[PDB]
RNA sequence: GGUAGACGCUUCGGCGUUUGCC
RNA sequence: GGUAGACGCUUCGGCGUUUGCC
Numbered sequence: 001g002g003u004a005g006a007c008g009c010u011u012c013g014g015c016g017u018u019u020g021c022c
Numbered sequence: 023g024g025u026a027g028a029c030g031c032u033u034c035g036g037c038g039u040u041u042g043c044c
Base pairs, nucleotide, nucleotide: 001044002043003042004041005040006039007038008037009036010035013032014031015030016029017028018027019026020025021024022023
Other pairs, nucleotide, nucleotide, family: 011034cWH012033cWH
């Protein structure tokens, strides 16, 4: 440096549920 | 339909930790 796991984080994009306002 | 919350899911991309193999 690569690659395969284990446990996580995250830009952009795309959704679910529910509630307020318009 | 929009918009603002609450709780989550997700393509692509980008990372952290740790371990095996090369």